[PDB]
Parts: sequence; structure tokens; C1' cells
RNA sequence: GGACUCGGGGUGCCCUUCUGCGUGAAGGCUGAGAAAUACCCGUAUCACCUGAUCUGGAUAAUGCCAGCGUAGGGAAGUUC
Repeated sequence: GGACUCGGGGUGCCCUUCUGCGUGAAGGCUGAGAAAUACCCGUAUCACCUGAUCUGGAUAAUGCCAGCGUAGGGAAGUUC
């Protein structure tokens, strides 16, 4: 890495429109993915979570970038 059967995970943000506020929706931004029956991942220094109402930069704004992170946690067994 393949196959069989199971299993884990994230879904934020706002310069704009419907709309005066609210709300939801449409649209926009990054991304594999922003709720698809899709995508990504299953022992792991490429899933994701905690730290974190964290520090620095960028942005309309947001993990948007990066630090943190060779961190700690995290969902697999059989067979080739």
C1' cells in the first nucleotide's frame, strides 16, 4: 500500500443582497471538505482535539498564514 468488515473527525469567517433591527437565506474568503450521506483519517513528527477568550503577521473578517508541534491526547482488527 491493496482487499474484507468496522470505526474516527471538522463545518468557521463577513467587505455585499433579500431586510430598517432581528433572524434565516443567497453571495463572498481559505481549504481535500465550511454539514455533503460528500471529503479527510484509523497507531500517528500530513485527520482532528487540548493548550486558546494564547503570541506574531496578514485580512473585510476568520488557524487565513505561521509559532505552539520532533508537544500531550486521538479512531484497527484480520489477511495478502
Entry title: Crystal structure of the E. coli thiM riboswitch in complex with 5-(azidomethyl)-2-methylpyrimidin-4-amine. The RNA (thiM TPP riboswitch) with a sequence from Escherichia coli has 80 modelled nucleotides. Keywords: fragment-based drug discovery, riboswitch, RNA. Warner et al. published it in Chem.Biol. in 2014: "Validating Fragment-Based Drug Discovery for Biological RNAs: Lead Fragments Bind and Remodel the TPP Riboswitch Specifically". It was solved by X-ray crystallography to 2.65 angstrom. An Rfam search finds the family "TPP riboswitch aptamer (THI element)" in it. Rfam's curators write: Vitamin B(1) in its active form thiamin pyrophosphate (TPP) is an essential coenzyme that is synthesised by coupling of pyrimidine and thiazole moieties in bacteria. The previously detected thiamin-regulatory element, thi box was extended, resulting in a new, highly conserved RNA secondary structure, the THI element, which is widely distributed in eubacteria and also occurs in some archaea. The family has 115 seed sequences and 16,130 matches in Rfam 15.1. Crystals were grown from: 30% PEG4000, 0.1 M sodium acetate, pH 5.1, 0.3 M ammonium chloride, VAPOR DIFFUSION, HANGING DROP, temperature 294K. It is bound to 5-(azidomethyl)-2-methylpyrimidin-4-amine (2QB).